[PDB]
């Protein structure tokens, strides 16, 4: 670098 | 979409 999930916020 | 963490390659 590329893709995903979590958790919290907008 | 930011913050933070995880998992593949």
């Nucleotide at each position: 670098g590329a893709g995903u999930g979590c958790c919290a916020g907008a | 979409c930011u913050g933070g963490u995880a998992c593949u390659c």

This is an experimental structure of RNA with a sequence from Homo sapiens, with 19 nucleotides shown. The organism belongs to Homo, within Eukaryota. Keywords: dsRBD, RNA localization, SMD, Staufen, RNA. Primary citation: Lazzaretti et al., Life Sci Alliance (2018), "The crystal structure of Staufen1 in complex with a physiological RNA sheds light on substrate selectivity". Entry title: Structure of ARF1 RNA.